The depositors describe the entry as "Structure of the vacant Candida albicans 80S ribosome". Solved structure of RNA (25S ribosomal RNA, nucleotides 3 to 419; 5.8S ribosomal RNA, nucleotides 1 to 158) from Candida albicans SC5314, 575 nucleotides shown. Method: electron microscopy, resolution 2.32 angstroms. The entry became public in 2022. The sample was in a buffer at pH 7.5. The source organism's lineage runs through Eukaryota, Opisthokonta, saccharomyceta, Serinales and Candida albicans. Keywords: Candida albicans, ribosome, cryo-EM. Zgadzay et al. published it in Sci Adv in 2022: "E-site drug specificity of the human pathogen Candida albicans ribosome". It holds a match to the Rfam family "Eukaryotic large subunit ribosomal RNA".
Context: one part of a larger RNA, bound to proteins that are not shown
RNA sequence: UGACCUCAAAUCAGGUAGGACUACCCGCUGAACUUAAGCAUAUCAAUAAGCGGAGGAAAAGAAACCAACAGGGAUUGCCUCAGUAGCGGCGAGUGAAGCGGCAAAAGCUCAAAUUUGAAAUCUGGCGUCUUUGGCGUCCGAGUUGUAAUUUGAAGAAGGUAUCUUUGGGCCCGGCUCUUGUCUAUGUUCCUUGGAACAGGACGUCACAGAGGGUGAGAAUCCCGUGCGAUGAGAUGACCCGGGUCUGUGUAAAGUUCCUUCGACGAGUCGAGUUGUUUGGGAAUGCAGCUCUAAGUGGGUGGUAAAUUCCAUCUAAAGCUAAAUAUUGGCGAGAGACCGAUAGCGAACAAGUACAGUGAUGGAAAGAUGAAAAGAACUUUGAAAAGAGAGUGAAAAAGUACGUGAAAUUGUUGAAAG
RNA sequence: AAACUUUCAACAACGGAUCUCUUGGUUCUCGCAUCGAUGAAGAACGCAGCGAAAUGCGAUACGUAAUAUGAAUUGCAGAUAUUCGUGAAUCAUCGAAUCUUUGAACGCACAUUGCGCCCUCUGGUAUUCCGGAGGGCAUGCCUGUUUGAGCGUCGUUU
Numbered sequence: 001u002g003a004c005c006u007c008a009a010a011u012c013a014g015g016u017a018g019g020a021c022u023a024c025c026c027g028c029u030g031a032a033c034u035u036a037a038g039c040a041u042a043u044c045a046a047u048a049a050g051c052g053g054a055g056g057a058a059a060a061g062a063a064a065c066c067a068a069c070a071g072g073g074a075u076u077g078c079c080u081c082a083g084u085a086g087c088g089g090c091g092a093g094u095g096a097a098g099c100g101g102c103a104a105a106a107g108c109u110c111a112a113a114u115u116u117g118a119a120a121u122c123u124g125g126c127g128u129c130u131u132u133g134g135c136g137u138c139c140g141a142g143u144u145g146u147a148a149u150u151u152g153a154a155g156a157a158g159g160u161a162u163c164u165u166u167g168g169g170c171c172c173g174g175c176u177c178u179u180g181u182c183u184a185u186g187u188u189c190c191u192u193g194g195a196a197c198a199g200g201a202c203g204u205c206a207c208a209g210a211g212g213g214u215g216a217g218a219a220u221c222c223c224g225u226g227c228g229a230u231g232a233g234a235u236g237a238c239c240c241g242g243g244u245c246u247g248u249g250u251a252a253a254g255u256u257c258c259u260u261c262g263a264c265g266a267g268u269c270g271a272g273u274u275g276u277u278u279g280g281g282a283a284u285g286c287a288g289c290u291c292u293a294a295g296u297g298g299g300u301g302g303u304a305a306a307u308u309c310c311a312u313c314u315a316a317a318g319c320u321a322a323a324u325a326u327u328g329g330c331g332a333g334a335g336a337c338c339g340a341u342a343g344c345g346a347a348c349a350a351g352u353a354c355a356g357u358g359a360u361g362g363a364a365a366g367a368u369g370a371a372a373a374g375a376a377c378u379u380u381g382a383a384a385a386g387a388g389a390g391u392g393a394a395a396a397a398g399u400a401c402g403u404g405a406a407a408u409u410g411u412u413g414a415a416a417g
Numbered sequence: 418a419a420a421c422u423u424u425c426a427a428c429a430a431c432g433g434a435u436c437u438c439u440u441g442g443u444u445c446u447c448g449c450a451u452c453g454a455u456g457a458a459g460a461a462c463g464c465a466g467c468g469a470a471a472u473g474c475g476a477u478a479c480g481u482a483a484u485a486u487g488a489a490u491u492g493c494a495g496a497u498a499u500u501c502g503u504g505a506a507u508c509a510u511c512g513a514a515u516c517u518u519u520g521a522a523c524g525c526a527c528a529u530u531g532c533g534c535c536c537u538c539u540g541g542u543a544u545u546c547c548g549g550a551g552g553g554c555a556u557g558c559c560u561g562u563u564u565g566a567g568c569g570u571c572g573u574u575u
Base pairs, nucleotide, nucleotide: 002571004569005567006566007565008564009563010562012561013560014559015558016557017556019452024055025053026052027051028050035042039089065072066071076103077102078101079100086094087093107319108318109317110265120146121141122140124138125137126136127135128134129133155261156260157259158258159257163254164253165252166251167246168245169244170243171242172241173240174239175236176234177233178232179231180230181229182228186202187218188201189200190199191198203220204219205209211223212222213221270291271290272289273288274287275286276285297314298313299312300311301310329449330448331447332446333445334444335443337442338441354361355360366438367437374401377388378387379386380385402436408430409429410428411427412426413425414424415423416422417421459519460518461517462475463474464473466493467492481513483510484509485507524532525531533554534553535552536551537550538549539548540547541546
Other pairs, nucleotide, nucleotide, family: 001572cWW001573cWS003570tWS018454tWH018555cWW019457tWS022024cHS023056cWW023326cSS024054tWW024325cSS025058tSS029049tWS030048tHS031047tWH032045tHH033044tHS034043cWW036091cSS041091tWW042092tWS055057cSS056325tWS056450cHS057324tWH060075cSS061074cSS061321tHS062106tWS062107tHS062320tWH063073tHS064269cWS064298tSS065312tHS067069cWS067311cWS068301tWS074322tWW075323tWW081098tWS082097tHH083084cHS083095tHS084096tWH085095tHS088091tHS088092tHS096279tHS103323cSS104322cSS105321cWS106320tWS106321tWS111151tWH111264cWS112150tHS115145tHS116145tWW119142tWS119145tHS121146cSS123139cWW154262tHS160256cWW162255cWW183227cWW184205cSS184208tWS184224cWH192196tWH193195tHS193216tWS194215tSS195215tSS196197cSS196198tHS208225cWS210224tHS214218tWH216217cSS218221tHS266294tHH267268cHS268293tWH268316cSS269292tHS277284cWW278280tHS279302cWH294297cSS303304cHS328450cWW338342cSS339347tWS339439tHS340347tWS340366tHS340439tWH342347tWH343441tSS343442tSS345350tSS346350tSS349470cSS350364tHH351352cHS351362tWS352363tWH353362tHS356358tHS368372tWH368397cSS369371tHS369373tHS369394cWS370393tHH371392cWS372395tWW373391cSS373397tWW374398tSS374399tWS375389cWS375398tHS376389tHS381383tHS381384tHS390398tWW391395tWH392394tHS392397tHS403435cWW404433tSS404434tHS405433tHS406432tHS407431tHS453521tWS454523cWH456521tHS456522tWS456523tWW457522tHH458520tHS463478tSS472479cWW480514cWW482511tWS486506cWS487504tSS487505tHS488499tWS488504tHS489505tSS543546tWS
C1' cells in the first nucleotide's frame, strides 16, 4: 500500500411488486342445516362462507402411463364404460378407471462431459447509427462455471461410402380485422278520415315483400334491406406469392456401417406411524414426525408376507398451441320468454328517495293529443276557482290527462220496509 | 205520508282494474381478450349565459387539440360566430393534451384542508428569517455504481 469474503448505506443509475374485477381457472382452509323417518360413523361435502394466485383461457401435458392383448402410446374434452368394480352403522347412501367411437393433435428443454490451442458467454456506462435493435469501446458479472456440444426416442468420441438439405433485411401484393363512400320501383285516380299508411282501380321493382320512421295495417314516401363495387387505416419472427439487396454456406445439419463408451436429478425414493382424504378395500393421494437407500438399480403390475420369475416404464429438474370452461368485461344476433303487482330490486334524476351508530336494508313511480293547438278574450270572485268563449277529430282527452271495472259514495227516479 | 234504511238503473264521484302498447327485463347463441405506481376501480368537491338531479367533464372543468363530416343549436338569449367554407353542430371519429382534493396512494400526518426537509428561480436592505413559483423526498426486492464495516480473511513491513 492493495486484494478477497461476508455484511451495510445513499433522494446512488435503471427497474419491478402491491390494488381493482368475478362468470370461468390454480391452490389452501373449512362447516352446519339436511338425509339416515331418532343419532354419534356416514351424508350433505372433499360443498357454502374465509384466505392466497392467474389468464384469455387456466390447469394438464410428451409416461417412473395403460395393460396382460395379435398389445396400445403426451395432455384435454365428449359419447360410452356405468349407477358398474368397489366403498358404506354393507344401512341411508355413494362410486371411479382401462379398453372402444370421436373432437383436436405437436413437440421438446435442462443437470450430470475438459473450450482447455486460448469465457469462445452476458448486464451496464460512454460514443455512434438506419433504434422492439446493430456496431465500437470500457468497467463489471462469471472459473464456487457464463457460451457451443448431448437429453435416453438417445447420444458422445474415433474411423467411415459418399450423397441429400440450407441464412438474413426491405418493397409490392393476397389473406385477417376495422372503417369511409356509392345503388330498384307510385307518393297516379276515386271513397272514408283531422291525418291514407285503410278500401277500390291501374300499375312498377324484386339477388331488395327483414326491420324501423312518417298524422291509422306503407316493398314501391324516407332510412334501410338485397347485390355488389371501390377507398382509407391497421396487423402477422412465429401466414404465402412474388420481387429486390446481401447470401463470406471449403460452413451448418441429416443420412449408412464398425469400434470403444454411454455421465441420466437424495432427507429423495422407500418403510413405519399419525391425521385427513379416496371407489382404492392388511391402507388411493396428500401432509407431519421417526428411519432412511440403490445401480440392471428404482417405480408400477388394485389381498398383507417370503422365495422365484416375467411385463412395463425411467421419478425425485423444466417448457409447450388446439380440441375444453366461462351468471364478469367488450361487441353482436336471436327467442312458441315477461308485458309495468309481470319481467332484473330498478322500463322513470334506481342501488335513487328513505332507514339504521354500524354491518347493511331498500321502495314507489310508464301512457293528453298527430301537433300544446296547454284554453286568447269577457264576466262573478279577495283568491283558488266558476260561467261564457276558444283549440282540437274528440275536452265523454284540460297535465288531479288514453280506456276508466269493483268496493265505496252523491243526486235523480222506481220500489219495499 | 215524509225522513231514514235497503235494492236496482242513469249520470256524476272515489279508485286505478281491464284492454292495447314498450328506447326495459330475462334466457339462448356467435365473436373478442383490453384495468393499475406512465397512478386503476372507487370517493369527495367543483365546472354551464340562465341547472337542482341524471349525463359529461376537471381551474384548459356539460370540455381543449386532432381526423372526418358538412349547416346547425334550440327552452329562452347571444356573438368581438358561421355558409361555393381551415366551416355551424357533432363523446361522428379519436392517435395529441388537460386531468382539482384523494384513493393500492408514496415526505410525515390526517375526526387537522396540520407539520416538515432538499434544489432552482424570485420579492422583502438576507447562505441562516418571512413570502411566492416550479421541481423533489414512501416501502420490499433485483441488477449495477459509489462510499464503507468486520483480527472473517490473503499478501508486505517493522

Overview
Among the 75 different proteins in the entry, which are not shown, are Ribosomal 40S subunit protein S15, 40S ribosomal protein S12 and Ribosomal 60S subunit protein L5.